[PDB]
Context: bound to proteins that are not shown
Molecule: crRNA
Organism: Lachnospiraceae bacterium ND2006
Formats: sequence, structure tokens, C1' cells
RNA sequence: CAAAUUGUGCCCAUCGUUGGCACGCGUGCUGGAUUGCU
DNA sequence: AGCAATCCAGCACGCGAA
Repeated sequence: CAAAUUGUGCCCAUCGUUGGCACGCGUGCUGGAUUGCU
């Protein structure tokens, strides 16, 4: 110490059949790469 | 050259105990 409505997400020609699946988060700086018109 | 961003990686420590 009660909201019971969400951790981040990922996949798809018919977003459900209870769909399938994964996962170390932050902070900080430092190296390589993405256009553009002469 | 007459200059705006951002991504991919790389290391530094918290995540001691007795």
C1' cells in the first nucleotide's frame, strides 16, 4: 500500500483464434557516414 | 569550396562485502 487501462518493442496483402515473437536500461564524451544548389 | 543535422561504434563507471 488497490490504479486493477498499458515496460520497451517487433512481425503482417484478410489486426485477431486467447494472433506470433524478442529484449541491459541510463549518462557522457570521442571517431566514420545522409541531401542540397557551382 | 559559399554550411545544416544525425547514426554506428568505442570506453568509463553504478548495479561489493564484512